[PDB]
Context: bound to proteins that are not shown
RNA sequence: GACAUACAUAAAGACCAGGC
DNA sequence: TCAAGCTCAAGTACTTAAGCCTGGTCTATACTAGT
DNA sequence: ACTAGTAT
DNA sequence: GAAAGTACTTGAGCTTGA
Numbered sequence: 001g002a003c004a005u006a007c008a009u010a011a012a013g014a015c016c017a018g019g020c
Numbered sequence: 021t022c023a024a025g026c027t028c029a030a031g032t033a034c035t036t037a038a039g040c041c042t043g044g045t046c047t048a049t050a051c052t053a054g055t
Numbered sequence: 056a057c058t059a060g061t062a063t
Numbered sequence: 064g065a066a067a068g069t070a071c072t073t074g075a076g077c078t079t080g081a
Base pairs, nucleotide, nucleotide: 012047013046014045015044016043017042018041019040020039021081022080023079024078025077026076027075028074029073030072031071032070033069034068035067036066048063049062050061052059053058055056
Other pairs, nucleotide, nucleotide, family: 004006cHS005007tHS006008cHS008009cWS051060cWW054057cWW
């Protein structure tokens, strides 16, 4: 010696279903 | 009488169609080298 | 053969 | 099939001038 205390996997994109 | 210019009408093309929110499922296929 | 990389 | 409307461009027709 180190908390990646870097909570961050969030594909995007799409369609589909529902809510008020 | 003919030609040119201007105006009007018709046809074609381009831009928009509610606000927020919750869930899910699914995401290429054809090919051609390159072993 | 055949397999995965390549290109629309 | 079951957008709609507005704006711009092009073509045709009419009038005026040479």